[PDB]
About this RNA:
Primary citation: Sashital et al., Rna (2007), "Structure and thermodynamics of a conserved U2 snRNA domain from yeast and human". Solved structure of RNA, 20 nucleotides shown. The depositors describe the entry as "Solution structure of U2 snRNA stem I from human, containing modified nucleotides". The entry is an ensemble of 20 models. The entry is indexed under RNA, Wobble base-pairs, Tetraloop.
RNA sequence: UCUCGGCCUUUUGGCUAAGA
Numbered sequence: 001u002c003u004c005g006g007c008c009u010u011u012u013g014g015c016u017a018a019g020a
Base pairs, nucleotide, nucleotide: 001020002019003018005016006015007014008013
C1' cells in the first nucleotide's frame, strides 16, 4: 500500500482483519 469481508451509519462511507 493493493482486492474486500467484519462493524456502525445518517448507506457503499469510514477503521479495520487477512494474505502480499